[PDB]
Context: one part of a larger RNA, bound to proteins that are not shown
RNA sequence: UGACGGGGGCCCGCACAAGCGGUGGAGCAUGUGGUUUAAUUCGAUGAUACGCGAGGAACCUUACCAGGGCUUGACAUAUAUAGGAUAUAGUUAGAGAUAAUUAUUCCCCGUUUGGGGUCUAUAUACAGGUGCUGCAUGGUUGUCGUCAGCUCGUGCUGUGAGGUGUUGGGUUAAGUCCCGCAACGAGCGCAACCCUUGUUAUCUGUUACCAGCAUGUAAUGGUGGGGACUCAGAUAAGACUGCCGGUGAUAAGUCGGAGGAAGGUGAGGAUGACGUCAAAUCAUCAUGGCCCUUAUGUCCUGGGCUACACACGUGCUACAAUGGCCUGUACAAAGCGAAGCGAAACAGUGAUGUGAAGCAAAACGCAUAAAGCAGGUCUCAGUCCGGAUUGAAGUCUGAAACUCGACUUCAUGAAGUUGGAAUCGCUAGUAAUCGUAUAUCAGAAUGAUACGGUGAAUACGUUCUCGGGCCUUGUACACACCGCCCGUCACACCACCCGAGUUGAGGAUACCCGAAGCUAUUAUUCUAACCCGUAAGGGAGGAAGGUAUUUAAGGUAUGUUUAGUGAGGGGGGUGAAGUCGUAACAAGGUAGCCGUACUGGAAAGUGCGGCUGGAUC
Numbered sequence: 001u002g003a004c005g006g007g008g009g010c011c012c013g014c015a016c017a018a019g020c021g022g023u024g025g026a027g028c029a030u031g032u033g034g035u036u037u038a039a040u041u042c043g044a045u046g047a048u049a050c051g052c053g054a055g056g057a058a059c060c061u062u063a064c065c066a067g068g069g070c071u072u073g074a075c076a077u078a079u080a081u082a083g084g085a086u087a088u089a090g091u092u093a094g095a096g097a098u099a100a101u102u103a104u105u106c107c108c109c110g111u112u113u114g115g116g117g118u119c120u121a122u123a124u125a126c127a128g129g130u131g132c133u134g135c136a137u138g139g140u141u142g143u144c145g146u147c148a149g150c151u152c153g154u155g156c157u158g159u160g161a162g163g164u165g166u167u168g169g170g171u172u173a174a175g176u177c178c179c180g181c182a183a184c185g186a187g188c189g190c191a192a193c194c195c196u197u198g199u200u201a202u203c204u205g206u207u208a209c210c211a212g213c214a215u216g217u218a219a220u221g222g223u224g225g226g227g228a229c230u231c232a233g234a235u236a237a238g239a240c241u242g243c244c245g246g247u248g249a250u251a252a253g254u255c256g257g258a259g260g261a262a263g264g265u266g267a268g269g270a271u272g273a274c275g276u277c278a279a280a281u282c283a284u285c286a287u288g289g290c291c292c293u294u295a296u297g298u299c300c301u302g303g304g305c306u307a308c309a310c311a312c313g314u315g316c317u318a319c320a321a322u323g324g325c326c327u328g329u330a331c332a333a334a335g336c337g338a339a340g341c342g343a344a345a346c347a348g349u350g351a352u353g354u355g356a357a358g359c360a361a362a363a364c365g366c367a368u369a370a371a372g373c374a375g376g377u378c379u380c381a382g383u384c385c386g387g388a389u390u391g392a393a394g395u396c397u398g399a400a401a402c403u404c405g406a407c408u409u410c411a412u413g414a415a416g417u418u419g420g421a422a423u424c425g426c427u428a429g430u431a432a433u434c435g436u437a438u439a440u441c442a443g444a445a446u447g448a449u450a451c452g453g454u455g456a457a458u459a460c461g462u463u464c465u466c467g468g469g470c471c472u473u474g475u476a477c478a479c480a481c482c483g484c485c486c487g488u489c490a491c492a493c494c495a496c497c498c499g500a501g502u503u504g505a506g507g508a509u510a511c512c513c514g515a516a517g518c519u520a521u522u523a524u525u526c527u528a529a530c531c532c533g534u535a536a537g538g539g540a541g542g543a544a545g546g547u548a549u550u551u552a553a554g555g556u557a558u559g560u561u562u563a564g565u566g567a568g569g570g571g572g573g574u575g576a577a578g579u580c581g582u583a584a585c586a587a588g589g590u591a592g593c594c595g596u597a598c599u600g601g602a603a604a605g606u607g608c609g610g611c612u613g614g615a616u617c
Stems, first nucleotide, its partner, number of pairs: 001478002003475003007472007015462002019426005026317008034308002042053002064303007073126001077125002080122001083119001089102005107117003128292002131290003137286002139281003142277001144275001149188006155164003168179003194269004199237007209226002213224003240263001243257005319419001323378007335366003340359002345354003385416001390411007432454007481588001483585001486581002489578001491575004496570003501565005508558005519548004525543002527540001530538002591612009
Other pairs, nucleotide, nucleotide, family: 002480tSS004586tWS007587cHS014018cWW015465cWS016464cWS017427cWH018458cSS019457cSS024421tHS025318cWW025416cSS026415cSS029051tHS034309tWS036040tWW038065cSS039303tSS040307tWS041283tWW042054tWW044049cSS055448tWS056444tWS057061cWS058442tWH062305cWW063304tWS068096tWS071294tHS071295tWH072125tWH073074cHS075127tWS076126tWS079123cWW081082cWH081121cWW087104cWW094095tHS094096tHS096300cSS102103cWH106118cWW108117cWW110114tHS125126tWS127293tHS127295tWW133282tWW134138cWH136282tWH136287tWS137287cWS139284cHS143276cWW145272tSS145273cWH145274cWH148189tWS149175cHS149273tSS152166cHH153165tHS154165cHS155182tWS158160tHS169249cWS171176cWW172174tHS174190cSS175189tWS205206cHS205208tWS205227tHS206207cSS206362cWH208227cWH209228tHS209229cWS210221tHS212225cWS213221tWH221224cWH231362cWS238261tWS238262tWS239260tWS241243cHS242258cWW242264cWH248252tHS258264cWH259263tWH260262tHS263264cWS282287tWS315446cSS319382cWS319416tSS320383tWH331370tWH332452cSS333436tWS333451cSS334367cWW338360tHS341365tSS342357tHS344355tHS348350tHS349409tWS350408cSS351394tSS358364cSS359361cSS361364tHS369435cSS371453tWS377384tHS382383cHS386413tWS386415tHS387414tHS388413tHS389412cWW390412cWW397401tWH397442cSS425431cSS427458tWW428457tHH428458tHH429430cHS429455tWS430456tWH431455tHS439447cWW440445tWW441443tHS445447cHS461463cHS474586cSS476584tWS484584cWW485583tWS487602cSS488579cWW495571cWW499567tHS500566tHS506560cWS513553tWW514552tHS515551tHS516551tWS523545tHS524544cWH532536cWW541542cHS580601tWS581602tWS586589cWH
């Protein structure tokens, strides 16, 4: 700076509340998943997929499957050949595609050859692909959200990420507007300009309209007539808080009143900011890369997209008395018609059939709208409610509808007694209900788009619920609460500590024994220098030997330092994204934390005291 809060404050929304109908239960329609088949082609998968792409799956469609052909190809453009293309209608076989064929050609501009181009039929450059990647993309679209927000230039401010503008008080559907404020201005949004509808004025009255006339027996303004009206469609007016009162900061705004068809955006639609979700789409097209090239391409036949013990979503019809059935009668709008609308009538209980009037259509046709109203009947009964399911016979479409179309007649008459949890839509011509038309289409809508008829109930209020907007606060979040994160237990690996022990190394003290030498001292032994004398002894204890002290090595004993190892145990780290619980981060949902004590699988809980480094008031 954002996001988020079982923080605070101020607001908004069928968000709640107050009401009216449904879904979820049942029958079918429709989509998806699951499941199985030769294939049941894919895409879309919370809000923002699931009656979605699909505004039409009997063939085509069609991307799938079982089969048969084709390989400059089903189609292109350009390079050089050498004489028609495919042509119209059939044949041969075929399921058709296909090939062989039969009719036939180089045609036209030029008076023909040469020519201008044209296709055969060849050889190529080449084609081709619904094969992969939407996380390589353009384009388009949903969504938050028609929510009111999102940014820029300059200036100011912070070292910086940034902030101010765009934080204030009022006010509105709105960043709508007023004032103030280091802001001054601007842009994309809001609103306005646009288109329908709502009143009036002028212009024009056919195919429209019909008043006063005549009048066609009708049914029809049908006929002669008529611009009066409606109406159609061009041009304009009109509604801008314009005016008045109260209130409000002399404001912006705001509540009533007058005029007026329309009053405070009249109602509806169109219009969808910066961005988010690697949201959807290569399968509409375009497109980078990859991939196949008699193939994943392409022509046709048939099957399939329609398969089921099942689960969910979207609708239709009901369950019946504000009704069913029978008869008579009344009132619309918007649309559509060229191979298309198709009337009057007749046949037919009916779906429809024959016919053709009129019409490229405010000219005619689709088309006598249905609820409604006026009568008869039903009597609360699984019914005259319900019309699914099946049997029989028909209608239309097209070459063909068995799988796999719609509709009609007749019989068959199931589930279903207003539906649990849960959930959806809607504030006025709206819900609710009844019909009509269109798109796709040969044929086939309960879906989708659009039109009209009848036509309500409720809104005290924001306490609460879901979601969103603004300001502030807290943050351990930044793939932003769908956040983050804690501990025990289980498994493997790694390092370390404890561990009864155990294997070494180093050194210390005391003692025993004690080599060699030195020192100390001598029972004996031997002995040339000196003294005496030879007729040898004495010094020299000289030299061996003995003894004694000290001492190396060795041995014994006790402690001591240190390095490995050790059953088992303990915690720590990485691998685990496993199991259990949700302690902390927001007031973390019991505020957090510090010291101590006790207790518990675990994060932890509680008692006492202390701290704010604590929302809110």
Molecule: 16S ribosomal RNA, nucleotides 913 to 1529
Organism: Borreliella burgdorferi B31